[PDB]
Context: bound to proteins that are not shown
C1' cells in the first nucleotide's frame, strides 16, 4: 500500500410538464457468419447426437519369489565342404538373459464426460460408532511338518471362441501343527489367533 | 556356516486415504395440499469396517407438511467467470477441488480400496463372425471417421523434462505429460517505412467557372532495414544416471554394501530452439464499417412510394446530406462489421433505490388466529448486538507491492483479501428472555346527554287505484303536433260510502345516526354504539392483520304470501329513411312481506388501519365550566 | 349575553407537499407500525384449472399474438343541436326581380379534323376576353422553310431602294426594268440588303405543387403584436380582461402592468353653403339698338367656369351620467354628431387564381412542341346551368304636337347646312384638337287622338324578298335598313337573388375596346318609391366565458355487427405418441438360506469311515419382460367460440360539445348492429340567465 466511486439520449403533443413502455450508445463471449488478411508471443478450440464408430495406440513390471527354457548372445563337452582360420557344427539353463506359465504389485491412479441426481450431491461449520496397500515409529516373532496346482507330457472335444481326460512338477501359492500378548472373547478364570523366504560377499 | 542388504507375522502409534452422523445454505412451480405403515419410535435378535429402519419379529401409533411436505419442470455443485459504483443481476467453458456416469438395465466377484472406462456373469438393442451347433464386441482415453450442426483442429514427436506403475537397481511401461501440426478465436506486441517535397504537377471530385479539394499525398530526391527471406554462429530447460577412487560405517574380514566427496566419459522429443551476427533493397506486407437525429463524418449524379433503407424516430410519390454509385470525410486496423447471448443504461421488481386521489394501484366494510410491531423504571439475563482472540475459510483467480521473459501479454514471490462459520473471553446502551413495578396507552364503574343506530309490534292522516250508489252531460285524456286509448252501455268532473296495499308531506338543514351497506311520520317493547363532568379502579391487558369469518345497495334465484302505485319484458299509437329507441296509450316479472341463497356496484373522498407532531379563519351539531 | 373547554362536522386558506389539478391539523405535511395492491396499451380479469353458486354468475387467474405507443394534468386554438353580450338587406316589415317564354351571353356535357388555353362551391360560369369574318389565334387540314419569323457574332458579295412580269390560294420561285448612294486617312468602316458556317436564336410547350410580381377571399371585420417588467417546472399568461362608452382594441375609470407598432379615426377626392380673385369661347340683372336670336354696343352683377379661402368642433344650451367618458335632446346653421359618396383593405387563410400580360428554378422540343402562308375552327348542338335583353299590355300600344338634363369623346376623328334616297345611307362640303365646332332632338313627361281587354293596333322570335355600310373579303360568320311574316309568351314549381333614399324601381344619355361589330362592362344625369314594430328566429361576424375523447382543428373524431382473406388461440366425436401411478403377473444372473441326490487332495481315524467343501436341486430377494386401470404431456381433428390483422367493402351513429334521450358503474331483460329498457349507485354532467 491493497475499495479512485456512479453521464444518458430518442420517440406519445399543435406545444407542456408528468406517467410509462419500447429503442440506443458501454463491457463481455469456447462463439458463428460476411469482406478482409503480414508476422511472433500466450492462451484457447463438439455448447448440437450420454449418436454410431473402421485403424493404430492409451498398463504394465518383476529371474533379487518359482518351476523351467520356446528364442537369442554367448561360455563348456563332442562334429561335414574347403580361405589352414574360418565359418558351418550338433549338444549343454552353465552364464547373461528371457517367449509361454504360477506367484507378486499395480490396473479403483491417471485420462474423459456431465447422462442422472434439487439433495446417499455441493458449499461452510461442526461431530462419533469407524476402516486404511504403499510410506512411517515402537516392541517381539520369524519354528516344524504337509497335501496340491498350473506350466510340460500323452490322448480327446469344437469351425471357431472355448474346453475335457490322464499323469509329472515348484515356490514368497496353498493348508495343518507349534509357539501366542500390552491381540479378540470374556466381569474373571480361561479359551483362542500368525509368519516366507531372497540376494551380495566371505576366511 | 558368518555377516550385510531386504522382504513376511503381530500388537500398539503416526501420516495419508475413505466410510458415517448433524446444523445452516444451495433453482421454479400453490392453476402441485396434503404426504407417509419399514412408514416414525421402541425392544430384541442378525448385520457392517463402524452408528443406523440397515434387516426381521414383535409392540407403540406415529413421522412430516403454509420456515411449503407431496407432486411436476428444470438442473452436475464449488472455488470462481461476466456485468455492475455498489448492492445486485447472469452464469458454471478452460484451469483446481467435490459428485456422478462408463453401450442400456441389473449383480456380485476379487480386493487395504470397485460393485471396477481400456475386468467378470446375466439380460437388451446394435455391428459382425460361423462349419448354423454356437461365438465375438463397447472411443464419455489420444487420434480418426460417418452423423448432427451456425460451429470447433492432427489417425504427430518424445518419455529429454515433471509426475504415475513395476522394479534393489539398471530399466521398462506412461496418448499422464512436455512438445510439434491446424485455426486471426481472444489477449498482447510489432511490421507495413523514416525524413525532405509545390511543380500546390497530371487525372479524379465539385464549382459561384475566378478556383477549391483529394495535397505533402503522389513523383523526385536523401536515409533506415525491424519482422518476413538468406548465410553463417548459439544460451537455457540434463537435475541426475554409468563407470571407477579414496575415506568412513559395518563386520570374522582391505569383501560385500551404506553415505560422503573425486575424476572420468555420457543424457533433449522441441530442434534448422530462443537469442546474436552478417547480406540485399523500400522491397514482400492495408483492409472493415461508417457519414438525417440519436453518433465522429457531406457534396454531385442516378432511380421517382419505384428500386430499395431501417436499431428506434423514420427514408423514398424529381430539386434524397436517409435508397445505389462516386469524390470528400469520420472510426477502428490485422482486423472490421453482422447475429446470437449476459449484465449495463433501467431508480424500469426499487435492500441499497419507486410507488398507489385523477396516470397502473387501497380489499365494499369489519372482527380476529397464525406473524409483524410495542408506553415507562428497577433488578437479573446475556438469545440477537458489539470488542478481542483463536480455530478455520485450499491453491489458481482478483487487489497491492516487488521481481522475470527486450516491453507487453503471460510467469511469478509475498502480502491483502476472502465481508463467512464456530468457539473462547469481555461489554451490557438498545432489541429479546425473566422477576417486580409503574400509570401516560387500552380498558371497568358511577352520573347524565343527543341521535332517520339495530330487531320486534302497533297504529295515525294525507294521497292514488279499485268497488257500490247520487248528481249531471258530451267529451275526457294525450302530445312539439298527434293518434292509439277511455265515453251517451253516460266517461270525464264532483258527493258518498267502502276494500286494499305501499310510501310517511311539512319539520328537513354542506342536520343527525351507524363499520361499511345503509337509516326518515306516531307510540310501546327488546337492544348496540357515540361523548361529556367529576372522581374510584385495573395496570401494556395495546397497534396491525395472510389465511378464517361475519356483515355487505340494487338487481337476480328459490318456496310461500301479497300486490295500491311504478315498471324491465310485452303491445299498441306516434317519430322516423328504418326507430327492435327517445315521445304517448296499456302493461307483466319485478318492486313490498317472511324464510333462504347471491356477494357483486364510480360499495367513491376513486384517499387502508392505528399513534404523534405541525401557522391560521368563518360556520354547524352536540356536551360541558365560569361570570 | 362574555369568557373557556370537549366530540363530530362544513368551507377557505398559510407552510409544506404536488406533474399539475389540487391536499391543507377530518393532510395528499412530517414520522413510526402492519395490512393490501401496481409494474406499458390491446388481448383480458378473458380462455383452461380450482373453489363458490339452484342459476345467473362470483372468486383466483395465465399464455400466443400485436402496437410505439396508451395515459394524467394542464396550454394555445377550433368547435358545441353550452351560456352571457352585441353587429350586418342577417332575418322581420317592404318593393322589384330570377326559376316559366323567345333571344343575348359564358359555361357543362356531347359534337368534331379542330371545336385553342385558363378560371371552373362562396371567393368559376356577359370570368382572363375593353369587343374571334381575314388578322387576332394560341387549334384543325394541307402547302412549305430550316442560323432560320426576331438578335448579336465572322466571312463573301453588293448601296438601300422603284416601278415589272410570269407561274402559284398563297406562302413562295424564276427572271425584266430602271436609277447606285451617305460619311468617308481612294485603307475605307456601317443605315441596309441577300449568301454561307455554328455558339445559338425560338418556344401561349410542362410545373402557380420550385418561384416574383399582380389578384381573390374572409372583411374595411375590428383586430393582431411586440419590447420591457410580472406570473406559471413549463407550454404560456398579462398587457388585449373588467365598469361603462363607441362605427371601431373608440374613449373613459379600474387595474401587475409600463409602454409600443400595424390596423381604427385623421390628413385625400368627390358632393351640399357662402366669400375673394379673373370674365371667354361662358353669363345677361340694369342701359342704349334690333334682323326678336346675348343678336349688337355694352355691362362683372347673377349662372357657371377654377383657383384660393371661410365653415362642422358634441364648439353652444338643457338633462341624464360615476365631479369621466358618453348619451338623449333643443338653438344657430347650407349642412349635426362619421352630413353624403369614394379612395384608404391590418397580422393571417384557402400549396386559392395566375408558367397563356411579363418574369423566372428545373424540365422538355430544336430539318421541330420553332417559322411563313391559305382555307377552316373558337360561332357545332339530343341536352343541363349560372348571368342578362324583351316580353306577356289599358300605370298600355300606336299616332300627332310641345317641355326639362348630366357627364363625355373627337384629326386615318368629329363631321354640320344643303342635296338625293321610304329608309339604312349616298353627294357636296363648313366647323373644329374644342366653354367656340361635330358626335347631339334626352327619354320616360304633358296636351290631342286612337285602340276597348282580343294572343290583340299586346309580343317582336323565326323565316323569304330587296338593300345599305365598313372591310382585300361578310358562305361558314358582321352590323344595319326597307316590305313581307307574326312564334313562344296572358305574369311563371320547388326554390332563390338585390334593395334602406335620391337608395330600390323606371328613363333615356356617353366612353373604352373598336375598320365594322354591346342586350356586357365602366360612366352620366331624369322621375322617383314602399317599409324597418323589433332581434322571438334564421345565415355570416365579433368580444367575455365553459365543456371537449377535437389539433390541416365538427366536412374534426369516433363505435359494432356483417362481408372475404390471412394469423395465434379456447372447445371437440376423438384419435395417435411420451412420461408417469396403482395392481398383479413374470424370476436370467448373482447372493443367501435348506438340503433328500452325486462327489471329495491338506484335518481327525479304531483305518470302516467321520469332520468339513463342492456340484446339483429347492427357496427368498431381484432386472427384462407381460396384463389392467389411471394420472399427466405433446401433436393431431370434421366442425366450432371468441381475438388480432388487412385495401377508400355492407349497414347503421352508440361515445366525445348538453355529441343533440348526460354519461358512467353492478344487475337484469330485449334487441341486424353499435346498443335500448327497468332498478339502485356515481359526477369522472353541461346550463341555471
Nucleotide at each position: 500500500a491493497a475499495u479512485u466511486g456512479a453521464a444518458g439520449a430518442g420517440u406519445u403533443u399543435g406545444a407542456u410538464c408528468a406517467u410509462g413502455g419500447c429503442u440506443c450508445a458501454g463491457a463481455u463471449u469456447g462463439a458463428a457468419c460476411g469482406c478482409u488478411g503480414g508476422c511472433g508471443g500466450c492462451a484457447g478450440g463438439c455448447c448440437u447426437a450420454a449418436c454410431a464408430c473402421a485403424u493404430g495406440c492409451a498398463a504394465g513390471u518383476c529371474g533379487a519369489a518359482c518351476g523351467g527354457u520356446a528364442a537369442c548372445a554367448g561360455g563348456a563337452a563332442g562334429a561335414a565342404g574347403c580361405u589352414u582360420g574360418c565359418u558351418u557344427c550338433u549338444u549343454u539353463g552353465c552364464u547373461g538373459a528371457c517367449g509361454a506359465g504360477u506367484g507378486g504389485c499395480g490396473g479403483a491412479c491417471g485420462g474423459g464426460u456431465g447422462a442422472g441426481u434439487a439433495a446417499u450431491g455441493u458449499c461452510u461449520g461442526g461431530g462419533a460408532a469407524a476402516c486404511u496397500g504403499c510410506c512411517u515409529g515402537a516392541u517381539g516373532g520369524a519354528g516344524g511338518g504337509g497335501g496340491a496346482u498350473a506350466a510340460c507330457u500323452a490322448c480327446u472335444g469344437g469351425a471357431a471362441a472355448c474346453g475335457g481326460u490322464a499323469g509329472c512338477u515348484a515356490a514368497u501359492a496353498c493348508c495343518g501343527c507349534a509357539u501366542a500378548a500390552c491381540g479378540u472373547c470374556g466381569c474373571a478364570a480361561g479359551a483362542c489367533c500368525a509368519a516366507a523366504g531372497a540376494g551380495g560377499g566371505g576366511g | 556356516c558368518c555377516u550385510c542388504u531386504u522382504g513376511c507375522c503381530a500388537u500398539c502409534g503416526g501420516a495419508u486415504g475413505u466410510g458415517c452422523c448433524c446444523a445452516g445454505a444451495u433453482g421454479g412451480g400453490a392453476u402441485u395440499a396434503g404426504c407417509u405403515a419399514g412408514u416414525a419410535g421402541g425392544u430384541g435378535g442378525g448385520g457392517u469396517a463402524a452408528c443406523g429402519g440397515c434387516u426381521c419379529a414383535c409392540c407403540u401409533a406415529g413421522g412430516c407438511g403454509a420456515c411449503g411436505a407431496u407432486c411436476c419442470c428444470u438442473a452436475g455443485c464449488u472455488g470462481g467467470u461476466c456485468u455492475g459504483a455498489g448492492a445486485g443481476g447472469a452464469u458454471g467453458a478452460c484451469c483446481a477441488g467435490c459428485c456422478a456416469c462408463a453401450c442400456u438395465g441389473g449383480a456380485a466377484c476379487u480386493g487395504a480400496g470397485a460393485c471396477a472406462c481400456g475386468g467378470u456373469c446375466c439380460a437388451g438393442a446394435c455391428u459382425c463372425c460361423u462349419a448354423c451347433g454356437g461365438g465375438a464386441g463397447g472411443c464419455a482415453g489420444c487420434a480418426g471417421u460417418g452423423g448432427g450442426g451456425a460451429a470447433u483442429a492432427u489417425u504427430g514427436c518424445a518419455c529429454a523434462a515433471u509426475g504415475g506403475g513395476c522394479g534393489c537397481a539398471a530399466g521398462c511401461c506412461u496418448g499422464a505429460u512436455g512438445c510439434a501440426g491446424c485455426c486471426a478465436u481472444g489477449c498482447c506486441g510489432c511490421g507495413u517505412g523514416u525524413a525532405u517535397g509545390a511543380a500546390g504537377a497530371a487525372g479524379g471530385c465539385c464549382u459561384u467557372c475566378g478556383g477549391g479539394u483529394u495535397g505533402u499525398a503522389a513523383a523526385g530526391u536523401a536515409c533506415u532495414u525491424u519482422c518476413a527471406g538468406c548465410g553463417g554462429g548459439g544460451a537455457g530447460g540434463a537435475a541426475g544416471g554409468g563407470a571407477g577412487u579414496a575415506a568412513a560405517g559395518u563386520u570374522a574380514a582391505u569383501a560385500c554394501c551404506u553415505u560422503u566427496g573425486c575424476u572420468c566419459a555420457u543424457u533433449g522429443a522441441c530442434g534448422u530452439u530462443a537469442c546474436c551476427c552478417g547480406c540485399a533493397g523500400a522491397a514482400g506486407a492495408a483492409g472493415c464499417a461508417c457519414c438525417g437525429g440519436c453518433u465522429a463524418a457531406c457534396u454531385c449524379c442516378g432511380u421517382g412510394c419505384c428500386a430499395g433503407c431501417a436499431g428506434c424516430c423514420g427514408c423514398g410519390g424529381u430539386a434524397a446530406u436517409a435508397c445505389g454509385g462516386a469524390g470528400g470525410g469520420u472510426g477502428c486496423a490485422a482486423g472490421c462489421g453482422u447475429u446470437a447471448a449476459u449484465c449495463g443504461g433501467a431508480a424500469u421488481u426499487a435492500c441499497u433505490g419507486g410507488g398507489c386521489g385523477u396516470a397502473a394501484a387501497g380489499c365494499g366494510c369489519a372482527c380476529g388466529c397464525a406473524g409483524g410491531c410495542g408506553g415507562u423504571u428497577u433488578g437479573u439475563u446475556a438469545a440477537g448486538u458489539c470488542a478481542g482472540a483463536u480455530g478455520u475459510g485450499a491453491a489458481a483467480u482478483c487487489c497491492c507491492c516487488g521481481g522475470g521473459c527486450u516491453c507487453a501479454a503471460c510467469c511469478u514471490g509475498g502480502g491483502a483479501a476472502c465481508u463467512g462459520c464456530a468457539u473462547c473471553u469481555g461489554a451490557u446502551a438498545c432489541u429479546g428472555g425473566c422477576a417486580a413495578g409503574c400509570u401516560u396507552g387500552a380498558g371497568u364503574c358511577u352520573c347524565g346527554u343527543a341521535g332517520a343506530g339495530g330487531g320486534g309490534g302497533g297504529u295515525a292522516g294525507a294521497a292514488u287505484u279499485c268497488c257500490a250508489g247520487g248528481u249531471g252531460u258530451a267529451g275526457c285524456g294525450g302530445u312539439g303536433a298527434a293518434a292509439u286509448g277511455c265515453g251517451u252501455a253516460g266517461a270525464g268532473a264532483u258527493c258518498u260510502g267502502g276494500a286494499g296495499g305501499a310510501a310517511u308531506a311539512c319539520c328537513g338543514g354542506u342536520g343527525g345516526c351507524g363499520a361499511a351497506g345503509g337509516c326518515g311520520g306516531c307510540c310501546c317493547c327488546c337492544u348496540g354504539g357515540a361523548c361529556g363532568a367529576a372522581g374510584a379502579c385495573u395496570g401494556a391487558c395495546g397497534c396491525u392483520c395472510a389465511g378464517g369469518u361475519g356483515c355487505g345497495a340494487a338487481a337476480g334465484c328459490g318456496u310461500g304470501g301479497g300486490g295500491a302505485g311504478c315498471a324491465a319484458a310485452c303491445a299498441g299509437g306516434a317519430u322516423u329513411a328504418g326507430a327492435u329507441a327517445c315521445c304517448c296509450u296499456g302493461g307483466u316479472a319485478g318492486u313490498c312481506c317472511a324464510c333462504g341463497c347471491c356477494g357483486u356496484a364510480a360499495a367513491c373522498g376513486a384517499u387502508g388501519u392505528c399513534g404523534a407532531c405541525u401557522u391560521g379563519g368563518a360556520g354547524g351539531u352536540u356536551g360541558u365550566g365560569c361570570c | 349575553g362574555g369568557c373557556g373547554u370537549g366530540g363530530c362536522u362544513u368551507c377557505c386558506g398559510g407552510a409544506g407537499c404536488u406533474a399539475a389539478c389540487g391536499c391543507g391539523u377530518u393532510a395528499a405535511g412530517u414520522c413510526g407500525a402492519c395490512c393490501g395492491c401496481c409494474u406499458g396499451g390491446g388481448g383480458a380479469g378473458u380462455a383452461c384449472g380450482g373453489c363458490c353458486g339452484c342459476a345467473a354468475g362470483g372468486u383466483u387467474a395465465a399464455a400466443a399474438c400485436u402496437c410505439a405507443a396508451a395515459u394524467g394534468a394542464a396550454u394555445u386554438g377550433a368547435c358545441g343541436g353550452g351560456g352571457g353580450c352585441c353587429c350586418g338587406c342577417a332575418c322581420a316589415a317592404g318593393c322589384g326581380g330570377u326559376g316559366g317564354a323567345g333571344c343575348a351571353u359564358g359555361u357543362g356535357g356531347u359534337u368534331u379534323a379542330a371545336u385553342u388555353c385558363g378560371a371552373u362551391g362562396c371567393a368559376a360560369c356577359g370570368c382572363g376576353a375593353a369587343g374571334a369574318a381575314c388578322c387576332u389565334u394560341a387549334c384543325c387540314u394541307g402547302g412549305u422553310c430550316u442560323u432560320g419569323a426576331c438578335a448579336u457574332c465572322c466571312a463573301c458579295g453588293g448601296a438601300a431602294g422603284u416601278u415589272u412580269u410570269c407561274a402559284g390560294a398563297g406562302a413562295u420561285g424564276a427572271g425584266a426594268a430602271u436609277g447606285u448612294g451617305c460619311c468617308u486617312u481612294c485603307g475605307g468602316g456601317a443605315a441596309c440588303c441577300g449568301u454561307g458556317a455554328g455558339a445559338c436564336a425560338g418556344g401561349u410547350g410542362c410545373u402557380g405543387c420550385a418561384u416574383g410580381g399582380c389578384u381573390g377571399u374572409c372583411g374595411u371585420c375590428a383586430g393582431c403584436u411586440c419590447g420591457u417588467g410580472u406570473u406559471g417546472u413549463g407550454a404560456a399568461a398579462u398587457g388585449u380582461u373588467g365598469g361603462g362608452u363607441u362605427a371601431a382594441g373608440u374613449c373613459c375609470c379600474g387595474c401587475a402592468a409600463c409602454g409600443a407598432g400595424c390596423g381604427c379615426a385623421a390628413c385625400c377626392c368627390u358632393u351640399a353653403u357662402c366669400c375673394u380673385u379673373u370674365g371667354u369661347u361662358g353669363c345677361c340683372a340694369g342701359c342704349g339698338g334690333u334682323c326678336c336670336g346675348g343678336c349688337c354696343g355694352g355691362g362683372a352683377a347673377c349662372u357657371c367656369a377654377a383657383a384660393g379661402g371661410a365653415g362642422a368642433c358634441u364648439g353652444c344650451c338643457a338633462g341624464u351620467g360615476a365631479u369621466a367618458a358618453a348619451c338623449u335632446g333643443g338653438a344657430g346653421g347650407a349642412a349635426g354628431g362619421u352630413g353624403g359618396g369614394g379612395a384608404u383593405g391590418a397580422c393571417g387563410u384557402c400549396a386559392a387564381g395566375u408558367c397563356a400580360u411579363c418574369a423566372u428554378g428545373g424540365c422538355c422540343c430544336u430539318u421541330a412542341c420553332g417559322a411563313c402562308c391559305a382555307g377552316g375552327g373558337c360561332u357545332a348542338c339530343a341536352c343541363a346551368c349560372g348571368u342578362g335583353c324583351u316580353a306577356c299590355a289599358a300605370u298600355g300600344g300606336c299616332g300627332c304636337a310641345u317641355a326639362c338634363a348630366a357627364a363625355g369623346a373627337g384629326a386615318a376623328g368629329c363631321g354640320a347646312c344643303c342635296u338625293c334616297g321610304c329608309g339604312a345611307g349616298a353627294g357636296c362640303a363648313a366647323g373644329c384638337g374644342g366653354a367656340c365646332c361635330u358626335c347631339a332632338u334626352a327619354a320616360a313627361g304633358u296636351g290631342c287622338g286612337u285602340c276597348g281587354u282580343a294572343g290583340u293596333c299586346c309580343g317582336g322570335a323565326u323565316u323569304g324578298g330587296a338593300g345599305u355600310c365598313u372591310g382585300c373579303a361578310a358562305c361558314u360568320c358582321g352590323a344595319c335598313u326597307c316590305c313581307a311574316u307574326g312564334a313562344a309568351g296572358u305574369c311563371g314549381g320547388a326554390a332563390u337573388c338585390g334593395c334602406u333614399a335620391g337608395u330600390a324601381a323606371u328613363c333615356g344619355u356617353g366612353g373604352a375596346u373598336c375598320a365594322g361589330a354591346a342586350u356586357g362592362c365602366c360612366a352620366c344625369g331624369g322621375u322617383g318609391a314602399a317599409u324597418a314594430c323589433g332581434u322571438u328566429c334564421c345565415c355570416g361576424g365579433g368580444c367575455c366565458u365553459u365543456g371537449u375523447a377535437c389539433a390541416c382543428a365538427c366536412c374534426g373524431c369516433c363505435c359494432g355487427u356483417c362481408a372475404c382473406a390471412c394469423c395465434a388461440u379456447g372447445g371437440g366425436a376423438g384419435u395417435g405418441g411420451g412420461u408417469u401411478g396403482c395392481a398383479a403377473a413374470a424370476g436370467a444372473a448373482g447372493u443367501a438360506g435348506g438340503u433328500a441326490g452325486c462327489u471329495u487332495a491338506a484335518c481327525c481315524u479304531u483305518c470302516g469311515g467321520g469332520a468339513g467343501g463342492g456340484c446339483g436341486c429347492u427357496u427368498a430377494c431381484c432386472a427384462c419382460u407381460u396384463u389392467g386401470u389411471g394420472a399427466u404431456u405433446c401433436a393431431u381433428g370434421a366442425c366450432u367460440g371468441g381475438g388480432g390483422u388487412g385495401a377508400a367493402g355492407u349497414c347503421g351513429u352508440a361515445a366525445c360539445a348538453a355529441g343533440g334521450u348526460a354519461a358512467c358503474c353492478g344487475u337484469a331483460g330485449g334487441g341486424g348492429a353499435a346498443c335500448c329498457u327497468g332498478c339502485g349507485g356515481u359526477u369522472g354532467g353541461a346550463u341555471c340567465a